[PDB]
Molecule: Substrate strand - Minimal Junctionless Hairpin Ribozyme; Loop A ribozyme strand
RNA sequence: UCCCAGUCCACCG
RNA sequence: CGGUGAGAAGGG
Numbered sequence: 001u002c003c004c005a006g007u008c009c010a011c012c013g
Numbered sequence: 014c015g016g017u018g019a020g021a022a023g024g025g
Base pairs, nucleotide, nucleotide: 002025003024004023009018010017011016012015013014
Other pairs, nucleotide, nucleotide, family: 005020tWS005021tHS007020tHS008019cWW
């Protein structure tokens, strides 16, 4: 590179 | 409240 994704952000219902 | 997308901190 990449895997996670209790806050924050964008769009959708 | 649900769904995507991004993604802080921290871990791997």